Solved structure of RNA (HIV-1 STEM LOOP SL1 MONOMERIC RNA), 36 nucleotides shown. The entry is an ensemble of 20 models. An Rfam search finds the family "Human immunodeficiency virus type 1 dimerisation initiation site" in it. Entry title: Solution structure of HIV-1 Stem Loop SL1. Keywords: HIV, SL1, RNA STEM LOOP, BULGE, G-A MISMATCH, RNA. Sample source: This sequence was synthesized by in vitro transcription using a single stranded DNA template and T7 RNA polymerase.

[PDB]
C1' cells in the first nucleotide's frame, strides 16, 4: 500500500426516581494484528 477486524464516540429505544446495564446503525482521524 490492497483487503478484513477491534478499542472511542454519537443518536435512538428500553427496564430503573437515581445511580447504570443492553442492542442496533454510522463514518471518519489515531494505532495495531493477519496475508504479500
Nucleotide at each position: 500500500g490492497g483487503a478484513c477486524u477491534c478499542g472511542g464516540c454519537u443518536u435512538g429505544c428500553u427496564g430503573g426516581a437515581g445511580a447504570c446495564g443492553g442492542c442496533a446503525a454510522g463514518a471518519g482521524g489515531c494505532g495495531a494484528g493477519u496475508c504479500c